[PDB]
Context: one part of a larger RNA, bound to proteins that are not shown
Molecule: 23S ribosomal RNA, nucleotides 531 to 1365
Organism: Haloarcula marismortui
RNA sequence: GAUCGAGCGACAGGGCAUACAAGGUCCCUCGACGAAUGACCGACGCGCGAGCGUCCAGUAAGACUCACGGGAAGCCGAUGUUCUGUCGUACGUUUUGAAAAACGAGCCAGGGAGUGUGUCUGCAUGGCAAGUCUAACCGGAGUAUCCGGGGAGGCACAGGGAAACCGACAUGGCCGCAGGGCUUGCCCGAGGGCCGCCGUCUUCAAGGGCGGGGAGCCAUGUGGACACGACCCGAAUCCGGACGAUCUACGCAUGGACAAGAUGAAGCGUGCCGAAAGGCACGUGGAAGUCUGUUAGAGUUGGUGUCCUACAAUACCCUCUCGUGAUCUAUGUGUAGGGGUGAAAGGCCCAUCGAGUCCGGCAACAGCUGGUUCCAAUCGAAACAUGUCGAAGCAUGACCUCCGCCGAGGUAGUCUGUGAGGUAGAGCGACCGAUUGGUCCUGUCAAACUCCAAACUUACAGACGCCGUUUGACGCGGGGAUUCCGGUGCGCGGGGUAAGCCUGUGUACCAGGAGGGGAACAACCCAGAGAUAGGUUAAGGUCCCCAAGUGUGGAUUAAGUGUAAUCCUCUGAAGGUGGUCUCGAGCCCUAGACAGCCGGGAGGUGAGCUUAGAAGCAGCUACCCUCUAAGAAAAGCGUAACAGCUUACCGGCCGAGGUUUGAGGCGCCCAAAAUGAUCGGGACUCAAAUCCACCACCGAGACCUGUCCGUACCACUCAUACUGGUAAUCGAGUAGAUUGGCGCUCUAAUUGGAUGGAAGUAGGGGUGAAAACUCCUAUGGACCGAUUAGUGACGAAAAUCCUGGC
Numbered sequence: 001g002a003u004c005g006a007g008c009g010a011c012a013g014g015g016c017a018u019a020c021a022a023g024g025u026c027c028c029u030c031g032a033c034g035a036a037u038g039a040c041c042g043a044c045g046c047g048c049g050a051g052c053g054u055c056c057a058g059u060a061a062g063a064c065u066c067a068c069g070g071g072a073a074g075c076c077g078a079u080g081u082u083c084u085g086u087c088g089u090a091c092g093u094u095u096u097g098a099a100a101a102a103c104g105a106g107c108c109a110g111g112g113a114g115u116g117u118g119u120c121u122g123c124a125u126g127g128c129a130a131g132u133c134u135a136a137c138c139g140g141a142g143u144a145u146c147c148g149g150g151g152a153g154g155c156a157c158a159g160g161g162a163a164a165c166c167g168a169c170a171u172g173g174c175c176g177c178a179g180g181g182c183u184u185g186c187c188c189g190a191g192g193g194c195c196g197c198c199g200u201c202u203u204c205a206a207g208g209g210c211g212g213g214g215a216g217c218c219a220u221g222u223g224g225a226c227a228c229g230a231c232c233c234g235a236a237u238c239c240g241g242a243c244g245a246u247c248u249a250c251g252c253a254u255g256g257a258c259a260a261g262a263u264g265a266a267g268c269g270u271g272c273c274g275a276a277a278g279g280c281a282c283g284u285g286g287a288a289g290u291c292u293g294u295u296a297g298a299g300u301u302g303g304u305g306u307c308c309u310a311c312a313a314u315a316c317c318c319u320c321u322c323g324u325g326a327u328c329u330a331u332g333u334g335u336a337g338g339g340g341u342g343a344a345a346g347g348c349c350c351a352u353c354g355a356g357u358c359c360g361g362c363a364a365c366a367g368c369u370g371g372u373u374c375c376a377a378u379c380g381a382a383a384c385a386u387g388u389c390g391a392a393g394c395a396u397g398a399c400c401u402c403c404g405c406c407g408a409g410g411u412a413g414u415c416u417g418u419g420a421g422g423u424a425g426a427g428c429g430a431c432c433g434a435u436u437g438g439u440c441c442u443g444u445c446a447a448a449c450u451c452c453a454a455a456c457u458u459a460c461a462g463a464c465g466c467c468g469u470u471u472g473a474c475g476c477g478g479g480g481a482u483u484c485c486g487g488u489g490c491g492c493g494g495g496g497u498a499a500g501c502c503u504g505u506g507u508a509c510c511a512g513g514a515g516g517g518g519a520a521c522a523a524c525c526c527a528g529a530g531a532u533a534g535g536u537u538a539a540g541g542u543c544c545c546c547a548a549g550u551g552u553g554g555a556u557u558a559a560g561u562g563u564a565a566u567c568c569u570c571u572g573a574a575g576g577u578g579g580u581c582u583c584g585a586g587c588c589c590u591a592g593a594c595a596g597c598c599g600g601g602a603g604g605u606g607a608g609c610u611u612a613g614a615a616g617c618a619g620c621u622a623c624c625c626u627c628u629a630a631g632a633a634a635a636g637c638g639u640a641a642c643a644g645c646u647u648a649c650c651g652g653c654c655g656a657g658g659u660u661u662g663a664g665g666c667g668c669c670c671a672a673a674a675u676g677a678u679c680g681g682g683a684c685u686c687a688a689a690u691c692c693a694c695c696a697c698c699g700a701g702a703c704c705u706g707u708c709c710g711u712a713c714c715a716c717u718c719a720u721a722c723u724g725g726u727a728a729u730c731g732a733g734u735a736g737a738u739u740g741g742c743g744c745u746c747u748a749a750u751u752g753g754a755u756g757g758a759a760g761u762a763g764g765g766g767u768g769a770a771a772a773c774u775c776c777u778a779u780g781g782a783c784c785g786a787u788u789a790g791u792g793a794c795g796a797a798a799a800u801c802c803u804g805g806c
Base pairs, nucleotide, nucleotide: 009087010086011085012084013083014082015081016080017079018078023076024075025072026071027070028069031066032065037061042055043054044053045052046051091104092103093102106806107805108804109803110802111801116228117227118226119225120224121223122222123221124220125219126218127217128216131155132154133153137149138148139147140146159166160165169196172195173194174193175192179188180187181186182185197212198211199210200209201208202207231371232370234368238361239360240359241358242357243356249335250334251333252332253331254330255329256328257327258325260292261291262290263288267284268283269282270281271280272279273278297322298321299320302318303317305316306315337353339349340348341347374741375740376739377738378737379736384397385396386395387394388393400480401479402478403477404476405475410466411465413464414463415462416461417460418459419458420457421456425452426450427449433445434444437441438440486510487509488508489507490506491505492504493503494502495501515526516525517524530708531707532706533705534704535703536702540698541697542696543682544681545680549695551694552693553692554691555690556689562684563683575669576668577667579666580665581664582663583662584661585660586659587658588657596653597652598651599650600649602626603625604624607621608620609619635646636645637644709731710730711727712726713725714724715723742795744792746790747789748788749787750786751785752784753783760779761778762777763776764775765774766773767772
Other pairs, nucleotide, nucleotide, family: 018074tHS021776cSS022764tSS029068cWW030067cWW033064cWW035062tHS035705cSS036062tHS036534tSS038058tWS038060tHS039059tWH041056cWW047049tHS047050tHS049552cSS050551cSS050694tWS058059cHS074077cWH090105cWW091798tWS094098tWH095097tHS096522tWS112796tWS112799tHS113371tWS113796tHH114372cWS115230tWS129215tWS130156tWS130214tHS134152tWH136150tHS158167tSS160200tSS160209tSS161163tHS161164tHS168211tWS169213cSS172213cWH176191tHS177190tWH178189tHS195213tWH203205tHS203206tHS233369cWW235365tWH236364tWH237362tWW244337tWH245248tWS245335tWH245340tWS249341tSS258295cWS259293tHS264285tWS264286tSS264287tHS265286tHS266285tHS274276tHS274277tHS296323tHS301319cWW307312cWS310312tHS311315cWS336339cSS336349tWS337356tHS338355tHS342345tWS375770cSS376769cWS380735tHS381734tWH382483tSS382512tHH383511tHS384483cHS385484cWH395484tWH398482cWW399481tWW401737tSS406474cWW407472tWS407473tHS408468tSS408472tHS409467cWW409473tWS422423cHS422453tWS423454tWH424453tWS427430tWS428431cHS428432tHS428446tWH431449cWS432446cWW435443cWS436442cWW450451cHS481736cSS482735cSS487523tWS496498tHS496499tHS510522cSS513528tSS513529tHS514527tWS515700cSS515701tHS516539tSS524565cWS526538cSS529732cWS537700tWH539699tHS541548tWS547698cSS550688cWH556665cSS557687tWW558685tWS559685tWH560561cHS573671tHH574670tHS589656tWS592655tWS592656tHS593657tSS595654tWS600630tHS601648tHS610618cWS611613tHS615641cHS615642tWS616645cWH622633tWS627631tWW628629tHS629650cSS631648tWS632647cWW634635cHS638643tHS639641tHS676677cHS679682tWH683688tWS687689tHS716722cWH717719tHS717721tHS733734cHS741771tSS742771tSS743794cWS745791cWW754782tWS757780tWS757781tSS757782tHS758781tHS758783tSS759780tHS768770tHS797798cHS
């Protein structure tokens, strides 16, 4: 433990379980102390409101620690298992990026990777010093150790020159660190820094190069280079000497094998014909790399059947080919590796062939893949530039680290002064080249144009800031690297329709950067991080899942729009919208506007012309006056033309705003894809959406605060042992550099344990950040340590690692 979810855990906190020993703490009242932070209530006073301000008060409270009293004995720790909360897709490798659908391992134990010699170049320590050290070897002896002897020879004591050949500062001047002195800024000033001067070569000359005012030599440890197997494994070669024709290829010797049937060549015969040549028929005959044939034997077309960890490292079944010949076969025998053999396929030469097999060269070489084993503290990259048969590699720089030297300034930021510049923008009757039209004017552009011209970048200097003179900066010299596949965001780019494209540049980040947020998510936001604890914030969030508001004033939206900062990732365009909200302008209106309904919409004349005809209305021209409150020489239908229906224009009814246009907000249309729809989900509409303001909260390892740790620096000190002090201006890290420590074997010196029970093993207690140290019980039944100085076939999770066991 049979209703429930997956890197198996870390840190917190609960259940249940527990013989002793090696651990002994733990809980509750009250009280003392009390860092940061920090109230309720009440009083007063504000705010439309959510709520705020003053006072109460830096008070009550406030982690840890302590005292008094009381309590717990599976009780506290701790161990086993399990539940809950936070976080969490192994480990190692490759890679710009790994949980990876990139590579590796079934599990455990044991085995498993910087070594030696020589040479060169540093460094730490030590002896001797203008010197230093012996090699082979010799004598002695306690006989591989060790004591003495051995200076051959090596490096150093002078260099310069190809050579001939020549041959130097035991100090001449000026700064000045440390240190010393003095009557306290002034002297002396080793080392150091700048010059002089000297030797030599080249030298008509001049100018250059190299060297010069005494430090080396040996030893031990250690860093690094080179040749050698050179940290270990990793593969296809090349060469030498041997062993194979028991397989197979081809040849040779001596043997063996092929049921049966079919077809019927030459030759011969008989008969007929013929002058003959010959011809025809029938028979006889029995030829053939001839035919049929699972005779024996040999071969292997298809089934792409059966099998495919087999019966079998070439098998089984059926089907199929040859089967008197260039046939098949047994035994014997020959030809051998750049050589045979080959009716030729690069076929075969013992499961091996575009050069057999065995062993040796041999630990072949590789710029290519894989692996390389204990803990911690300080610093901390480069993925770029020049050269390279160079681009999967190197060297030299840049950049990281370590050591020594120098001794006072330095310049990551800003301001000002003195200088440098032609990109953005602009403009071109300022050049230059493009590019309009009209009878000066009018229309346009530029990476390879400029009469102009920024922001900005940049040289030097002063000033302020910061920094340095016990943390020695800036700088100089030397040892050691790693690195030269980069990536992403933003700004500016160039190419390309574009790209999660390609290629530049400046910057920050990922790589090598945790923790908080973003559903998940290298590089987007906050944030750079010792431990533990209290507190307050950041990004982001407050309806539930889920900590904190179903907060306040107000407005818009009806589409579930939306609830999606950035994005390969979240789409949505041109064009359209009397959906709805807000705002401005012009005009009309109670002397009745806009719309609707009713009434009137008249004659001169059916204008004239064109025409068979035209009368508002085919076409052309005109487009006049009367009546009146209006009414066109007629705006649009309609007739063949008339008619017929309305528009304009007037009146009435009615009674309140109407109409035209400009701008803004949210939404709607535009809108099609494949296993199951989505804002992370639920779900949400005076919002839990959107916009404008506001109130209060939640929420990191950030920030503030108590204690501790490490590291740096200061004081004291022999001390890097204590003790005290400082750090706002210390605490992340891959490759790599530098440094202290843990464990293993055997040696030595010093010193201990064990049969009154060593080592080892199993289970359990304690300490250390940790490597790891130590104790108790059981087993075991003979060996085992500590300190110090050495020694090294010294540490494993990994290599399709090796062997064994499971």